[PDB]
């Protein structure tokens, strides 16, 4: 220094968030 990332929530949508972990 980065990548992955599940709950629930937020919400018109979409989508975000996200405990976190490893490398």
């Nucleotide at each position: 220094g980065a990548g992955c990332g599940a709950a629930g929530a937020c919400g018109a949508a979409a989508g975000u968030c996200g405990a976190g972990c490893u490398c």

Source information:
A mimic of the VS Ribozyme Hairpin Substrate: 23 nucleotides with solved positions. The entry is an ensemble of 11 models. The work is reported in "NMR Structure of the Active Conformation of the Varkud satellite Ribozyme Cleavage Site" (Hoffmann et al., Proc.Natl.Acad.Sci.USA, 2003). Released in 2003, the model rests on solution NMR data.